About this RNA:
Solved structure of RNA (tRNA-His-tRNA-Ser) with a sequence from Homo sapiens, 69 nucleotides shown.
Context: bound to proteins that are not shown
């Protein structure tokens, strides 16, 4: 300086669209509590447009790569 990317708990899966695993408080639980009843659920980040969107276009940070008739 370019183009790829950027999941705030963790992976899949993505124009499917939401799982699976966790986490957090309550619980004297008769061996399926392998539950229940509640909290949390933001795909980096601020703006634009667009009927819409996770698209699409600026910017900012940031990773990986690569950078001179």
């Nucleotide at each position: 300086u370019a183009a790829a990317u950027a999941u705030a708990g963790u992976u899949u899966a993505a124009c499917c669209a939401a799982a699976a695993c966790a986490u957090c408080a309550g619980a004297u639980u008769g061996u399926g509590a392998a539950u229940c009843u509640g909290a949390c659920a933001a795909c980096a980040g601020a703006g634009g447009c667009u009927u819409a969107c996770g698209a699409c276009c600026c910017c900012u940070u940031a990773u990986u790569u690569a950078c001179c008739g």
The reconstruction used 15,961 particles. The structure was determined by electron microscopy at 2.9 A resolution and released in 2024. It holds a match to the Rfam family "tRNA". A reference for the family is Hou (1993), "The tertiary structure of tRNA and the development of the genetic code", Trends Biochem Sci. About the family: Transfer RNA (tRNA) molecules are approximately 80 nucleotides in length. Their secondary structure includes four short double-helical elements and three loops (D, anti-codon, and T loops). Ions in the entry include zinc.